[PDB]
RNA sequence: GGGGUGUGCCCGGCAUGGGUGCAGUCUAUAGGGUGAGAGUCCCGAACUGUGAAGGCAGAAGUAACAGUUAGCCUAACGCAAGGGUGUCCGUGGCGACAUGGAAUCUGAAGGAAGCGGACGGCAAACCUUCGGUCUGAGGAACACGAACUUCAUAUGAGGCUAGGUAUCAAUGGAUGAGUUUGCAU
RNA sequence: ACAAAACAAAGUCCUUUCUGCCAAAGUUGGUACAGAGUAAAUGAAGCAGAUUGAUGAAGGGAAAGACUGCAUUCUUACCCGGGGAGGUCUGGAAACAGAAGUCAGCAGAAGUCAUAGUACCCUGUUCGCAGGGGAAGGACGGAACAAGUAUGGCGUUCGCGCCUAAGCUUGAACCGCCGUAUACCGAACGGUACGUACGGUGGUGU
Numbered sequence: 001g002g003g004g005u006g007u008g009c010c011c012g013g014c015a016u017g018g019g020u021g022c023a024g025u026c027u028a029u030a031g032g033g034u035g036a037g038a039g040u041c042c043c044g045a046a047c048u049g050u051g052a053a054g055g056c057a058g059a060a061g062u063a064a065c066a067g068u069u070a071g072c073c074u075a076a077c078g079c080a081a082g083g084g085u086g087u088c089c090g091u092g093g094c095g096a097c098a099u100g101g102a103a104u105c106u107g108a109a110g111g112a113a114g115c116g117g118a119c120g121g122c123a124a125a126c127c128u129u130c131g132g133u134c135u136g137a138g139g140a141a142c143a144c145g146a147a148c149u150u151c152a153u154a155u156g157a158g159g160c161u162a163g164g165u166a167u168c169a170a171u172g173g174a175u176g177a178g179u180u181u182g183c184a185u
Numbered sequence: 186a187c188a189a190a191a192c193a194a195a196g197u198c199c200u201u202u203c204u205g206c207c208a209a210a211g212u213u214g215g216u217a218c219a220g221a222g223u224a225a226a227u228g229a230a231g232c233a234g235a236u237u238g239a240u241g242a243a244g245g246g247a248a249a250g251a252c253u254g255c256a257u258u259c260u261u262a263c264c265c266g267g268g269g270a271g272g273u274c275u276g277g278a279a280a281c282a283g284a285a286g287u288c289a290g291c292a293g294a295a296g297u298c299a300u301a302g303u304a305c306c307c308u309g310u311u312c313g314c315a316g317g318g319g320a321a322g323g324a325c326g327g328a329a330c331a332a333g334u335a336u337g338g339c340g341u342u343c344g345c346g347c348c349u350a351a352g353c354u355u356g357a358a359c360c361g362c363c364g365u366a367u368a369c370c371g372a373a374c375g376g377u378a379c380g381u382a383c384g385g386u387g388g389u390g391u
Base pairs, nucleotide, nucleotide: 006263007110009268010267011266012265013264014111017259018258019257020256021255022254023253024252025251026250027249031043032042033041046068047067048066049065050064054207055206056205057204058203060201071122072121073120077116078115079114082106083105084104085103087102088101089100090099091098092097126245127244128243129242130241131240132236133235134234135233136232138144148231149230150229151228152227159223160222166216168214169213170212171211172199173198174197178192179191180190181189269288273284274283275282276281296325297324298323305318306317307316330356331355332354333353334352337348338347339346360387361386362385363384364383365382366381367380368377369376370375
Other pairs, nucleotide, nucleotide, family: 001187cWW008262cWS008378tHS010320cSS015016tSS015017tHS015260tWH027124tHS028039cHS029045tWH030044tHS034038tWH035037tHS035247tWS037247tWS038041tWH039248tWS051061tWS051063tHS052062tWH052172cSS053200cWH059202cWW061062cHS063199cSS069124tWW070123tHS070250tSS074119tHS076117tHS080112cWS081107tHS093095tHS094276cWS095275cSS096283tWS109376tWS110262cSS110377tHS113261cWH125246tHS131177tSS131194cSS137362cSS138387tSS139143tHS141153tWH141226tWS143387tWS145147tHS146363cWS157224tWH157227tWS158183cWW159182cSS162221cWH163220cWH164218cWW165217cWW167215cWW175196cWS176194tHS177193tHS182222tSS194241tWS262380tHS268320tWS268321tSS269286tWS269287tHS269322tSS270287tWH270299cSS271286tHS271287tWW272285cWW277279tHS277280tHS287288cSS292329cWS294327tHS301321tHH302319tWS303320tWH305319cWS308315cWW314315cSS335337tHS335349tWH340345cWW341345cWW342344tWS350351cHS355391cWS356390cWS359389cWW371374tWS
């Protein structure tokens, strides 16, 4: 810079969703090793990707790191049952309307328990120790209340956006949750 | 929130190569002060939990993980089968006969009309067999609750100061939050009509 205008009642059915038990087969790149025993511990080619110390733009693709597990998700995107419309046409009806089509929109955060796709995410008991984030309502945060404590705040706290100084320290890349991006998201 | 951008905890790993442009450099980060521009008001600390979006690390750990099949069991708003009151609409003078069509929140308890004691739901089997239980939308209707009022009261210095609310009068519309259940987007946050159902509980206003 930016997103949830449809739906929404009752009874009955059924997992393609979750639990549990038993059985079977499998597990860390390929491959090796240690060991009674390896999915766990050690080694480890290769192939893919990321990628380097002043800054900026490009080109290497080196060090180093991640993936190449059993396996489970998935974005954009394509398909799509189906839904909608103060608009048109066909068909039926005296009519209210119905049914098909075209145009259009839609198909969603709550069961086609929608199908494909899949940049991308994730993937091992249990213990100790560091992080981060959220929770202990609402309420200008008093009263009220099942619903932590003490402060501070329209006598603009506080967080932001470009600034202004006097300082102090940093400066690559990989790994990486989080925080913020001028205050509905 | 998702994309871009700048930052970045704890604890690790590595120290290569070329070109061009700027190196008086650039871009960050902590402050302690004066300020300037911005409101859909929170921020600061303490204690206690939560963390499988499989949240980020380090130590230890012969530790679990995955799928398929068959059983078993629980659960579901856009699936499948039923059901449609009330109101509106059409034909018709009517009687009658058709049509479309419900659905979550309003401060809303009993009762009223109607689908209908129907569909269904739980037991018997003498198999269209009694018996118990028992649906949905709407409008009417008000027990309470909320606010305003003294013709009612109490106080006192004589101002109106306070207490009540029978009878009047007003509640059109919104904002939520928490619990249990239960389904999802985005685990959390925030959303899904306060998600939805069932409860608990506050606030704005003509």
Molecule: Group IIC intron
Organism: Oceanobacillus iheyensis